[PDB]
RNA sequence: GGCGCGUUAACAAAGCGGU
RNA sequence: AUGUAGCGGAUUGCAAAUCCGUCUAGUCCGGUUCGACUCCGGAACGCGCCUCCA
Numbered sequence: 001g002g003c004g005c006g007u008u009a010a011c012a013a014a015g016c017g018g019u
Numbered sequence: 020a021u022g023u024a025g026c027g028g029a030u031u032g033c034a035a036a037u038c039c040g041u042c043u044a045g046u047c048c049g050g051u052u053c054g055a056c057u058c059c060g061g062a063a064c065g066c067g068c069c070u071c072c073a
Base pairs, nucleotide, nucleotide: 001069002068003067004066005065006064007063010023011022012021018053025041026040027039028038029037046062047061048060049059050058
C1' cells in the first nucleotide's frame, strides 16, 4: 500500500428503523 | 439485552457466601429518513490476511 472486519455503559459481550 | 459488578435493604458477633430491590450506553463529524446505536459517506484507532517473477 491492497482487501476484509470491529468501536455499546464499571468490565466482558448481544439483538434491534420506533420496544 | 444479559452475566459479573456498583448502590439501598435483609441475614450474620463481624466479613464472605446467600436473599430482596435498584441501576450507569452506543468513537466523532456529515447525510437519508416522520423517526438513526441501527441504513449511507468521511475521519480516527484497533485487529486479520496479501505484498510475488526477477